[PDB]
C1' cells in the first nucleotide's frame, strides 16, 4: 500500500 | 468525506 469485515463520527 | 482501523494479498 490494494481488497475484504466490521466500528463511531 | 470515504478517509483511518482488523483480516487477507
Nucleotide at each position: 500500500a490494494g481488497g475484504c469485515g466490521a466500528a463511531g463520527c | 468525506g470515504a478517509c483511518g482501523c482488523u483480516c487477507c494479498u
Annotation
An RNA from Thermus phage phiLo: 18 nucleotides with solved positions. The entry also contains TROVE domain-containing protein, not shown here. The sample was in a buffer at pH 7. The structure was determined by electron microscopy at 3.81 angstroms resolution and released in 2025. The organism belongs to Caudoviricetes, within Viruses. It comes from the structure "Structure of Ro60 dimer from Thermus phage phiLo".